[PDB]
RNA sequence: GGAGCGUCGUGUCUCUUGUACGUCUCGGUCACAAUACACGGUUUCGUCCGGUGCGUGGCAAUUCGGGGCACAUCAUGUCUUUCGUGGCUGGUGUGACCGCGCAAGGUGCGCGCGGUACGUAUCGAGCAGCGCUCC
Numbered sequence: 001g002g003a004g005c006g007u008c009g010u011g012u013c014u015c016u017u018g019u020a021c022g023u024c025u026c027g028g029u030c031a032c033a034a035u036a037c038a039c040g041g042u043u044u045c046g047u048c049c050g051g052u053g054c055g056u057g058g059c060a061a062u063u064c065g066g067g068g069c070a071c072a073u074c075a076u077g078u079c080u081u082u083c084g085u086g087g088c089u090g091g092u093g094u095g096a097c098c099g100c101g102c103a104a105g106g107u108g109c110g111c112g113c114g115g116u117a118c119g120u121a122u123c124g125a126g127c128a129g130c131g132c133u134c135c
Stems, first nucleotide, its partner, number of pairs: 001135006010128002013126003018122006024068002028059005035053003039050003069095007077088003096116007
Other pairs, nucleotide, nucleotide, family: 016123cWW017123cWW025064tWH026064cWW026066tWS027061tSS033054cWW034054tWW036051tWW038051tHS042047tWH063065cWH063106tWS063107tWS103109cWW104109tWS105108tHS
């Protein structure tokens, strides 16, 4: 180096099915206090107090109707100003994507079921590594 078998399921190696989980961002101020705590005060220590995290209450940005980002559509308002895609500004709808059913709520529309995409775990298969046998 080649062939066969086996272990731990080692591999930021590859592939498929089934099952489970997850999938915009930001979000202020004042007061009170159950619980916890670095430091400070009481106590031998703990408890308690000041302050902070969490929690509660008013304005609310809490609900996500404030702000930002992404997707779809309309406006010839604007730029390229040929064809009519795209960008900017403004309005409406939605926020992983699509379909169906039933309805709560002050605002935000809410809940359930099925399918698809991405990530993680698990199962199975193919290789490399490791162990054994043979040439």